[PDB]
Molecule: SECIS mRNA
Organism: Escherichia coli
RNA sequence: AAGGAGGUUCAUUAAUGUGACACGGCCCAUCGGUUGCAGGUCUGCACC
Numbered sequence: 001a002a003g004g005a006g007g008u009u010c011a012u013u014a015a016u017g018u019g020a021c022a023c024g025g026c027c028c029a030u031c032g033g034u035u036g037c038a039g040g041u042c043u044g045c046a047c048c
Stems, first nucleotide, its partner, number of pairs: 035046005
């Protein structure tokens, strides 16, 4: 060199807990659809 790497302050006794079950778990109209304008059937633009 704030170290060179080791030390010094880390624990008497204390057991047990009846049986079963849990909370249930999954796709949601899959943008709407008592209105308009188009084709024979999907949705795109007005009105929602």